Method: X-ray crystallography, resolution 2.55 A. The entry became public in 2014. An RNA structure, in which 30 nucleotides are resolved. It comes from the structure "Structure of human Dicer Platform-PAZ-Connector Helix cassette in complex with 15-mer siRNA having 5'-pUUU and UU-3' ends (2.55 Angstrom resolution)". Protein in the same entry: Endoribonuclease Dicer. Crystals were grown by vapor diffusion, hanging drop at pH 8.5.
Context: bound to proteins that are not shown
């Protein structure tokens, strides 16, 4: 307090 | 193909 730090899940982007 | 580029909802972490 500026996209704090760190899991999970559900979209959309390419021809 | 390294944490590809962007929304979105749910949770833990402070005393």
């Nucleotide at each position: 307090u500026u996209u704090g730090c760190g899991a999970a899940u559900u979209c959309g982007c390419u021809u």